[PDB]
Context: bound to proteins that are not shown
């Protein structure tokens, strides 16, 4: 001066095809 | 329309 802050689920979005 | 990586926001 940067990082940091769980599970899980949907779904919108940028990629690359 | 189908996976892939990644952002996001809400929900519990």
């Nucleotide at each position: 001066u940067c990082c940091a802050g769980g599970u899980c689920u949907c779904u919108c979005g940028g990629a690359a095809a | 329309u189908g996976u892939u990586c990644c952002g996001a926001g809400a929900g519990a």
Description
This is an experimental structure of RNA, with 29 nucleotides shown. Keywords: polymerase, RNA-dependent RNA polymerase, protein-RNA complex, transferase-rna complex. Gong et al. published it in Plos One in 2013: "Structures of coxsackievirus, rhinovirus, and poliovirus polymerase elongation complexes solved by engineering RNA mediated crystal contacts". Crystals were grown from: 0.16 M MgCl2, 0.08 M Tris-HCl, 24% (w/v) PEG 4000, 20% (v/v) glycerol and directly frozen for data collection, VAPOR DIFFUSION, SITTING DROP, temperature 289K. The structure was determined by X-ray crystallography at 2.75 angstroms resolution and released in 2013. Ions in the entry include zinc.